Primary citation: Blaha et al., J.Mol.Biol. (2008), "Mutations outside the anisomycin-binding site can make ribosomes drug-resistant". Solved structure of RNA (23S RIBOSOMAL RNA, nucleotides 2059 to 2914) from Haloarcula marismortui, 749 nucleotides shown. Crystals were grown from: PEG6000, KCL, NH4CL, MGCl2, pH 5.80, sitting drop, temperature 292K. The entry is indexed under genomic sequnece for r-proteins, Ribonucleoprotein, Ribosomal protein, RNA-binding, rRNA-binding, tRNA-binding, Metal-binding, Zinc-finger, RIBOSOME. Among the 29 different proteins in the entry, which are not shown, are 50S ribosomal protein L11P, 50S ribosomal protein L21e and 50S ribosomal protein L10e. The depositors describe the entry as "The Refined Crystal Structure of the Haloarcula Marismortui Large Ribosomal Subunit at 2.4 Angstrom Resolution with rrnA Sequence for the 23S rRNA and Genome-derived Sequences for r-Proteins". Rfam match: Archaeal large subunit ribosomal RNA. It was solved by X-ray diffraction to 2.4 angstrom.
Context: one part of a larger RNA, bound to proteins that are not shown
């Protein structure tokens, strides 16, 4: 996605309306409360992985402002 | 390596002038401090990851299945030297251990 | 157990250091001499089975020069397998090449090689926090549920030492041995990371039996009464409260008894939201610090109009005609 | 085709579970202390289904009291959240109220036994048999012709039986469905009784603390008054008329 009236068991990538075996099942429609569709909604915010990102820290690496200090110029007379 | 001055320059003063003064400011450079700020790095292995460990470079036995090859954070355990002799050759020689005699 | 003599003695000694291997007129011991632990350059194997790959290593040569030995011969370090390091740069060794029109001087550049380290050892120059977080992905890999396992846990059986005044077996029951379950815990990493909504509680339904009560029974250390233990048995029942978010558990009064367990640890498109586990904050401990803690504490959100299916009830039709 | 009545394949149930008390009996048992049972009774608790005479709740039907404000006062009313508040409360619906919910068979388990052999005996078992659980089956309650073997019976009818629509209504009900009545009638409304709720109406008369008077809260009488009703009866007055359609 399609099909779809399902239920109990089984099987299967170990959590099946759809496979297997049985059981049940005439169609459509109204109202209901939401058991299931691992219901709908969101490319898991947990976890790990990426020679990813960012904010933050510091006695991580490397640098850059800023402060202190010597020296030269401005810079002269005894 | 200590000192005086006045003329730049600086500050105060409305001005006259006063204070300071080759210092300071500013320009250049050198040393120290410097997460205030910028860029980054901060590995891998692994019965997930972290902690621990290193099976991250090497040697031996076993695992290994009687050729060769063979994994695990498999078992036992070592190497990152030391030696001028503890290397080389030659001569002479035979060791551990036990027994018997001083 | 000093040393001396003799005998036995294939090897257990010794040989620098793991382990395995080798070695006896020696590869060991003693003595003496000597510097081959030499320069240059190769062949081959290894590193890397097969099968490419560097440094490194080894085996075996040659050229040159030496040592020892009567000589054959031995010596490319230690009996063998560990003891190791690229490029760039520097220092060092001997000779030579070379620097922009040209000569001299200075100072450079190069051929060959030695030494200096990268142990993350086929070589980057390198610390952390994030719960304020963000992205890419992964069920390639953890937490939760499922699944496998069953050491753990629960329950049973076999044997029956033992005690139970005597008496294994009324009752209790060690050791050891064999199992069943899938409620705990652990292990594994099969399933899902384009999400299967958490713990506890609640509400509502079904089930299991290893039975707490009730029925029917057996034994008794069964007088009776009250019990203890066991069998069949799951029809029904198994309740109310105090502390704690608690599950669990402790406690109270009742009771015939106030059993345990499964259903995605049933149940959030049902509820609750006290706890775990966002962003705020405090305390203790740790950290220089950001900040951390399987420590405590206060606060801290609960989305959706049901298509299908399922069931509870209600209709309309068709079939039986 | 139709009306009415049934059958019962199957389906559901816990429709019942449990306890206390009395008699048994101060008995059996036991030195004593203490202390049962069978059976028959009464009640309780939990569960279940139904019902409302009784008690209780509700009852924004209704009646009364009363505060504020507005309609000038009075009378009579509106608003105060869907009744301003307070007091009472019918029907209905309800639970806290009331009623009902076995016994007994059959077959078994564990177990107790009978007869009995293999195995001359013994043996509850191997064949056979008698008993024996709140458990199983039946009993009882509920559903159930779509049970595809799709049922049975009686009557009516196939030119007419029956049904639908329509109309008045509920013992029924979210639509739909269901049930009843429709003049050969009491189905609904009006009216009048009956039966109920509230609590004594307006007006007028007397009294009234006082106050010159005006005025005056309130009291008594008329007045078991007034007001009101989701129920019942009587009663064809009104409306169930007219009439349409399907159909072997």
């Nucleotide at each position: 996605u399609a099909c779809a009236u399902u239920c109990c068991a089984g099987u299967g990538c170990g959590g099946a309306g759809u496979c297997u075996g049985g059981a049940g099942a005439c169609a459509c429609c109204c109202a209901g409360g939401g058991g299931g569709a691992a219901g709908c909604g969101a490319a898991g915010a947990c976890c790990c992985u990426a020679u990813g990102g960012a904010g933050c820290u510091u006695u991580a690496c490397u640098g850059c402002a800023g402060g202190c200090u010597g020296u030269c110029g401005c810079u002269g007379a005894g | 390596g200590a000192c005086u001055c006045u003329c730049a320059c600086u500050c105060c003063g409305g001005g006259a002038g006063g204070a300071g003064g080759a210092c300071a400011c500013c320009g250049a450079u050198a040393g120290c401090c410097g997460g205030g700020c910028a860029g980054u790095u901060u590995g891998a292995c692994u019965g997930g990851g972290g902690c621990g460990g290193u099976a991250c470079g090497c040697g031996c036995u076993c695992g290994a299945a009687a050729a060769g090859a063979u994994a695990u954070c498999g078992a036992g355990c070592g190497c990152g030297c030391c030696c001028u002799a503890u290397g080389g050759u030659c001569a002479u020689c035979u060791c551990a251990g036990c027994c018997g005699g001083g | 157990g000093a040393c001396c003599c003799g005998g036995c003695g294939a090897a257990g000694a010794g040989u620098g250091c793991a382990a395995g291997a080798g070695c006896a007129a020696a590869a060991g011991a003693u003595g003496a001499c000597u510097u081959g632990a030499c320069a240059g350059u190769g062949u081959u194997c290894u590193u890397c089975c097969c099968a490419a790959c560097g440094a490194g290593g080894a085996a075996c040569g040659c050229u040159g020069a030496c040592g020892c030995g009567a000589a054959a011969g031995c010596g490319u370090g230690g009996u063998c397998u560990a003891g190791c390091g690229a490029a760039c740069c520097a220092a060092u060794u001997a000779g030579c090449c070379u620097g922009c029109u040209u000569g001299a001087u200075g100072c450079g550049g190069g051929c060959a090689a030695u030494u200096g380290a990268u142990g993350a050892c086929a070589g980057a120059a390198a610390a952390g926090c994030u719960a304020c977080c963000c992205u890419a992905g992964g069920g390639a890999u953890a937490a939760c549920a499922g699944a496998g396992u069953c050491g753990u846990c629960a329950c049973u059986c076999g044997c029956a030492a033992g005690a139970g005044c005597a008496c294994a077996u009324a009752u209790c029951g060690a050791c050891c041995g064999a199992g069943u379950g899938g409620c705990u815990u652990g292990c594994u990493a099969c399933c899902u990371c384009g999400a299967u909504g958490u713990c506890g509680g609640u509400u509502c339904c079904c089930u299991c039996c290893a039975u707490c009560c009730u029925g029917c029974c057996c034994g008794u250390g069964c007088a009776g009464a009250a019990g203890c233990g066991g069998g069949c048995a799951a029809g029904g029942g198994u309740g109310a409260g105090g502390u704690u978010g608690u599950u669990c558990g402790c406690c109270u009064a009742u009771u015939a008894a106030a059993g345990g367990a499964g259903g995605u640890c049933g149940u959030g498109a049902g509820c609750u939201g006290g706890g775990u586990u966002u962003a705020g904050a405090c305390c203790g401990u740790c950290g220089u610090g950001a900040g951390a803690c399987a420590g405590g504490u206060c606060g801290g959100c609960u989305g959706c109009u049901a298509u299908c299916u399922a069931c509870u009830g209600g209709g309309u039709g068709u079939g039986u005609a | 085709g139709g009306u009415g009545u049934c059958u019962g394949a199957c389906a559901a149930g816990a429709a019942c579970g449990a306890c206390c008390g009395u008699a048994u009996a101060g008995u059996a048992c036991g030195a004593g202390a203490g202390g049962a049972a069978c059976u028959a009774c009464g009640g309780u608790u939990g569960g279940u289904g139904g019902c409302c005479a009784c008690u209780g709740g509700u009852g924004u039907a209704c009646c009364g009291g009363u505060u504020g404000u507005u309609c000038g006062a009075g009378a009579g009313a509106g608003c105060a959240c869907g009744u301003g508040c307070c007091g009472g409360g019918u029907a209905g619906c309800c639970a806290c109220g009331c009623c009902a919910c076995a016994c007994g068979g059959g077959g078994u388990a564990a177990g107790a036994g009978c007869u009995g052999a293999a195995c001359g005996c013994a043996u509850c078992u191997a064949a056979g048999c008698u008993c024996g659980a709140a458990a199983c089956c039946c009993a009882c309650u509920u559903g159930g012709a779509a049970a595809a073997g799709a049922g049975a019976c009686a009557c009516c009818g196939c030119c007419g039986a029956g049904g639908u629509c329509c109309c008045g209504c509920g013992u029924a009900c979210a639509a739909g469905a269901c049930g009843c009545g429709g003049u050969c009638g009491a189905u609904a409304g009006a009216c009048u009784c009956g039966g109920g709720g509230u609590g004594u109406g307006c007006g007028c008369g007397u009294c009234g603390a006082g106050g010159u008077a005006a005025c005056g809260a309130g009291a008594c009488g008329u007045u078991a008054a007034g007001c009101c009703c989701a129920c019942g009866a009587g009663c064809a007055c009104u409306a169930a008329c007219a009439g349409a359609c399907c159909a072997a």